[PDB]
Solved structure of RNA (LSU rRNA_2, nucleotides 1737 to 2590) from Tetrahymena thermophila (strain SB210), 785 nucleotides shown. Entry title: Structure of the mitochondrial ribosome from Tetrahymena thermophila. The 2020 paper behind the entry is "Ciliate mitoribosome illuminates evolutionary steps of mitochondrial translation". The sample was in a buffer at pH 7.45. The entry also models magnesium and zinc ions. An Rfam search finds the family "Bacterial large subunit ribosomal RNA" in it. Released in 2020, the model rests on cryo-EM data to a resolution of 3.7 A.

Context: one part of a larger RNA, bound to proteins that are not shown
RNA sequence: GAACUUUCCGUGAAGAUGCGGCAAUAUUACAACUAGACGGGAAGACCCUAUGCACCUUUACUGUUAUCUGUAAUUAAUUU
RNA sequence: AAUUACAUAUAAAUAAAAUAAAUUUUAAUUAUUUUUGUUAUUGAAAGACAGUUUGACUGGGGCGGUCUCCUCCUAAAAAGUAACGGAGGAGUAUAAUAAUUUGGGGUAUCUUAUUUUAAUUGAGAUCAAUAUUAGAAUGAAUAUACUAAAUUUGAUUAGAGUACAAACAAGUAUUCUAAGGAUAUAUGUCUGUCAUAUUGACCCGAUAUAAUUUAGUAGAAAAUAUAUCGAUCAACGAAUAAAAGGUACGCUAGGGAUAACAGGCUUAUGGGUUUUGAGAGUUCUUAUUAAUAAACCCGUUUGGCACCUCGAUGUCGGCUCAUCACAUCCUGAUGGUGGACAAUCUAUCAAGGGUCCGGCUGUUCGCCGGUUAAAGUGGUACGUGAGCUGGGUUUAAAACGUCGUGAGACAGUUUGGUCCCUAUCUGUUGUAAUUACAAGAAAAUAAAUAAGAAUUAACUUUAGUACGAGAGGACUAGGAAAAUUUAAUCACUGGUUUGAAAAUUACUUUAAUAAAUAAAAGUACGGUUUUUAAGCUAAAUUAAACAAGAUAAUUGCUGAAUUCUAUAUAAGCAAGAAUCUAACUUAUAUUAUUUUCUAAUAAACUUUUUAAAGACUAUAUUAUUUAAGUAUAUUUAUUAAGAGUCAUUAUAACUAAUAAAUAUAAAUAUACUAAAUGUUUAAUAAUCACUACAGUUUAGUUUUU
Numbered sequence: 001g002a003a004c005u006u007u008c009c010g011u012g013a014a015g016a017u018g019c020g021g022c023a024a025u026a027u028u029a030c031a032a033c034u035a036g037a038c039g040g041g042a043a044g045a046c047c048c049u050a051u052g053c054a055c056c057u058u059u060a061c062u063g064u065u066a067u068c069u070g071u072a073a074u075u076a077a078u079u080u
Numbered sequence: 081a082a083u084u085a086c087a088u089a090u091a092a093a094u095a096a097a098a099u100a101a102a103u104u105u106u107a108a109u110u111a112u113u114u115u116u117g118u119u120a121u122u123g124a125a126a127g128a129c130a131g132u133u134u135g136a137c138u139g140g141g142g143c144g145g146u147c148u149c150c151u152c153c154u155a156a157a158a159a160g161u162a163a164c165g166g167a168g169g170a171g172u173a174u175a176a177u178a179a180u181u182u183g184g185g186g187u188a189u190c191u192u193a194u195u196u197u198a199a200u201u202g203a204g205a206u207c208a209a210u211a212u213u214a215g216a217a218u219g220a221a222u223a224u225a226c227u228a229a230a231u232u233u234g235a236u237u238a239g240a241g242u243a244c245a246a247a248c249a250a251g252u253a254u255u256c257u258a259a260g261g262a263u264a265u266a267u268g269u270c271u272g273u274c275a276u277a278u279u280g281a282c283c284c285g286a287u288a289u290a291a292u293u294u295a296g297u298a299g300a301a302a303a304u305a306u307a308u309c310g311a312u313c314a315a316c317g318a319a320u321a322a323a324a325g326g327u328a329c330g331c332u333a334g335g336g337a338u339a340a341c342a343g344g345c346u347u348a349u350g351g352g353u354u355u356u357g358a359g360a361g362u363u364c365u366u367a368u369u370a371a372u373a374a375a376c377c378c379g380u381u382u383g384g385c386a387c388c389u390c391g392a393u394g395u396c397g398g399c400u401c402a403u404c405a406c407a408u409c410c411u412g413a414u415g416g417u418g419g420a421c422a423a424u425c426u427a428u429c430a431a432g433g434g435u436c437c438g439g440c441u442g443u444u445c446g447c448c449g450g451u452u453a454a455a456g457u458g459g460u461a462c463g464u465g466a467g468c469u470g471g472g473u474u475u476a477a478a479a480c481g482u483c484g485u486g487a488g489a490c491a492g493u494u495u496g497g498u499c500c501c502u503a504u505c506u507g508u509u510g511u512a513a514u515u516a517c518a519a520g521a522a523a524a525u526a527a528a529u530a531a532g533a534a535u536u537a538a539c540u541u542u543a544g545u546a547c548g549a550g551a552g553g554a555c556u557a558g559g560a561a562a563a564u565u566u567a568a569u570c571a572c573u574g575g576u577u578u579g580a581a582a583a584u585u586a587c588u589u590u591a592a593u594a595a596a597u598a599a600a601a602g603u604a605c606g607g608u609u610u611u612u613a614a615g616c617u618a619a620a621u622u623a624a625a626c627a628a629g630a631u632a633a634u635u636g637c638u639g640a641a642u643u644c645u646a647u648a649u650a651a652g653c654a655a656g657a658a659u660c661u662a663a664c665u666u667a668u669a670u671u672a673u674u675u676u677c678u679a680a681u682a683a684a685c686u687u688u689u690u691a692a693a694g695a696c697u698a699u700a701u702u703a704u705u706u707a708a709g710u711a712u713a714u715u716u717a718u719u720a721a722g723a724g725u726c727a728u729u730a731u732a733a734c735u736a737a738u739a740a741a742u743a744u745a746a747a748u749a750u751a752c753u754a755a756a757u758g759u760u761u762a763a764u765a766a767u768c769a770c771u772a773c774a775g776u777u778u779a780g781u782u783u784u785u
Base pairs, nucleotide, nucleotide: 003017006023008021009020010019026514027513028512029511030510031509032508033507035506037504040500041499047335048334049333050332054327055326056325057324060132061131062130063129064128067124068123070121071120072119073118074117076084077083078082079081089112090111091110092109135147136146137145144164148170149169150168151167152166153165171316172214173273174272178232179231180230181229182228183227184226188206189205190204191203192202193201212221213220215278217276218275219274236259237258238257243252244251248317261270262269263268285309286308287307288306292303293302343387344385345384346383348382350378351377353375354374355373359369360368395472398468401463402460403459404458405457406456409434411432412429413428414427415426416425436450438448439447440446477495479493480492481490482489483488519678520677521676522675523674524673525672526671528668529667530666531665532664535563536562539559540558541557547552565624566623567622568621569620573618574617575616576615579612580611581610582609583608584607585604586603587602588601589600590599628661629660630659634655635654636653637652683760684759685758687703690700691699709752710751711750712749713748714747715746716745717744718743728736
C1' cells in the first nucleotide's frame, strides 16, 4: 500500500490487530478521552564515513600584490 | 660630489589660452617645489589577498600504538591458514670470518697420575648428540665445529635452459656449453660465508666504457647500449620535486554497513535463596550471629557485544492519572527463643486495604526539623511529554579560570534562551438506534457469571488483676472518639446570585423656552456598595456489621510400619486467618418462569405542552370527552423588603402611624391545547410413545451292574 482492522502469553529482523495456541463480539452510529497503531508533519537533531563542499586561522605547501632596492633609458656640459 | 643648463608649477598688487562672443612661442628677476617619478630589468618581500592539501587500519570515532622484511607457537603429522593474539629480532658484519690442499687432539662432563709440565700431555669411565657453528628463533650437521700452517683471489667474463614457488611484477636453487685462472697424485674440487632477514620499483640524473648513430653533408652537441653509484619515497607496490589546523554559524549526499538514551542476548559484577560452619555468643557451630568454600535462581545496578530503528524527536526530575509482582514496612495468623510480664530479635503462611506534610538543592536520592499503626523493595521505552510544565543537561549571544602561536576548545563554572496538530482504526468512559428469540404484545421477577467493598485504634471496661523481689504491666472478650478515603442528600449553616429589590454619584434622555413637584430609562466591570427568593454546592448533614462454611503455614486424638506408655496417618475422628466462598449491593439482548390481553379490534410509532430527566437521543409527563396538563389573574394568609399616591398628627422632635406593589402557597374563575379527513401490524405445520382382544404354540444326552 489494500482492509471484512479484537485481549493475553508464546513466537519471531529480537516490543505482533495479521503467524501459533486456548478464547471474546448480534450489527453499527454520535458525544468525549488519548494508552497503542515503534502515530502525522523536513529523504529529521547529535555521531561516522566520502580521496564532497563552504568560511575562518596560522611559525602548513606553492604563489600573487602592496612595499624596499642596484643598473639602464627619459638624461646634457664643465669643474673638484 | 657640487654647480650650471633643459623642464613643470605655485606665490610675491606681477600676461594667459580653450569651451559661440577682443589675431602673433604669453620664455625677465627673487624664493620654493618637484625625477622620494614613470617604463624594462636584478634580488628580497607581509594570511594583507588568494588557490589547495591536511593518510589508512581500528570491535563507534578520537587520544595512544602500528604500517616493509625474518623465525617459532597458534597450525589440527603434506603445503597453506586470520585476528589491536602471544614473544623475540632485522635496516648489519667480514679481504679474511672467503677458495683449493695439509697436519693435529675427536669435542664436551668427571676422577686420577705426571723429570709441575701440557702447541691440543698420558690413562679410565660417561655422553636418547652436548660442545659449539658471527648476531633473534627454529631446523640440521659430527667428513660438523674448534685450532695451526703453506700457496692463492672462483667474492671471474659470456651464452642457452629446466624445476620449485607464483594473480601480476618480483624472488629462489643449480646443472649443461665456451673462454681465461687457482689448487696439486688429483681421478678431482671452487662461480663468496651451514641455512633462512640483513632492504626499494620506474622515471630523471651521474662516473667509467667491450658498441652504434640520419634534424641537408662532415664533426661538436645529444640520445641509447655493457658495467656501476645516489632515498627512514619507513604510509616501505613507492598517487606530487613541493603541504598543517578550527567550525557551539554551519551545508549536502549517504548509513542503523556505525555510536549515546531505550529494547534484545550475556550476567564477570550486582541483589537474593540454599549447603558447609573460621570465629563471637557464660558452656555450646545453627536462640541470635557467620568468615571461607560450594550448587542453582532472578534480570532492578556498574558494564561487554552492536541484532531492530538514521526517509521528523527526544533526557533525568515534578503535577495529574494509574496498574502489576511479592523477594511484606505496618495491620492479621503461627512456630522457635538465652521468651518471667512488657518491649524486642528470628523464621514461615499471607497481597484483602493502607503506606505523610515541610525547609535547602534543578533533583531522584540524601542530611535536617516534626510525626505516624507503618512512612516497604522494585517492574511497566529507569510507566505516564500526539495529557500539562521545561527548572537541569546538549546549539546560536556573553563573561571569568585553564590549555592553545591562532581560529577556538572543556566528563569546568555563571546570567539568558521557541517546535506544532481539528483523532480514520484499535482501546476506553458514557448514550441511543435498527434487528432477532419464543404466536403477537403490555408489565413484573428469578437464575447465572462478573465487578465492587476503606485501613488503623488512641482512650476506656475486664484489671493496675495474671506475671513479678520489685520496677512495671498483659493474652483473651468487648465498647469507641478521631484522622484519611468514599457514597447519598440540600431541612439548617456557609459561599454563589447578569434572577428580584432598596439606597446612591457624574453626564445625558424620555419630555418640556408655562412653572413646580414627582416618576422613569440608558452608559460607565450587572456603574458602585448592601440585603435576598429558587437551585447548584461543601466549609455543611447523616452513615459506613458481627457471625457461619472451606482452606494456607501451623495444633491435636487414638495407633502400625520401625515388636515402643513414641509418631496428628497408612484405615479413621477433630481444629486453624484482615484471605477465598456463600450472603449483601449494581449492571447485563447469552437461558427460563409467572400475571393479563389479543383482530367485527390487544398494541406500538410520528407531532404539541412541560420537566425534578437531558449534548443529540432515550426515559418521564401531557393533549385529541376543557375533574387532566401548561399558563394568567382575582380573593384571604405566608417570604423578602429604608412602602408610592391620597389623607391625618405636630414647633414642619421637618418625621411618625394608617395605607400598596412584587414573589410563593391555597381556595376560586378563566384562556390555549399548534400531527388527523393518520400510519405500521401478529397466532404455520405435523407426528411421536404405549396397552389390550383376535390369530399361534407342548418333552431329549454323564460312570456301575